Method: electron microscopy, resolution 4.2 angstrom. The entry became public in 2020. An RNA structure (rut RNA), together with DNA, in which 92 nucleotides are resolved. It comes from the structure "Transcription termination complex IVa". Among the 6 different proteins in the entry, which are not shown, are Transcription termination factor Rho, DNA-directed RNA polymerase subunit beta and DNA-directed RNA polymerase subunit beta'. The sample was in a buffer at pH 7.6. Ions in the entry include magnesium and zinc.
[PDB]
Context: bound to proteins that are not shown
RNA sequence: CACAUUCC
RNA sequence: AUUAAACCACACCUGGCGUGUGGC
DNA sequence: TCCGCTCACAATGCCACACGC
DNA sequence: TCGGCCGTTATTCGCA
DNA sequence: AACGGCCGAGCA
DNA sequence: TTGTGAGCGGA
Numbered sequence: 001c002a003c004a005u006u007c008c
Numbered sequence: 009a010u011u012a013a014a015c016c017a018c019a020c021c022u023g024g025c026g027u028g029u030g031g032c
Numbered sequence: 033t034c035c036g037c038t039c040a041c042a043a044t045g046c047c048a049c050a051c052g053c
Numbered sequence: 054t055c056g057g058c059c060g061t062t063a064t065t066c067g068c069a
Numbered sequence: 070a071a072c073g074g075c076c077g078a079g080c081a
Numbered sequence: 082t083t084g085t086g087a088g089c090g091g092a
Stems, first nucleotide, its partner, number of pairs: 024053002027050006033092005039086001041084001054078007
C1' cells in the first nucleotide's frame, strides 16, 4: 500500500 | 445508558420402550 | 418339453430372551 | 463358533 | 492402540 | 394356510 474477522 | 443473545429435560425389565436372534 | 404344486420365507402378526436407553 | 495372534500398517495434533 | 484380518481347529 | 419365485417333479 492493502484486505480487514474490535476487549462483547 | 435500558436490554432483546446465554432456554431445556436422560430408567427399571410378560404390557416405562425399542435393537439383535429365533418361530411359523 | 411344459405345466402344476410344496419349502424357506415375507409377513398383517406378536412373543420370548440377551442386554441396553 | 471361539480363541489368540500375525501382520502390517499407518501410524504424527505444527499455524499459516 | 486399534484394526481387521488371519489362522486355525472344527460346531451349530 | 395362501402367495409368488424359482425350482423341482411329474405327465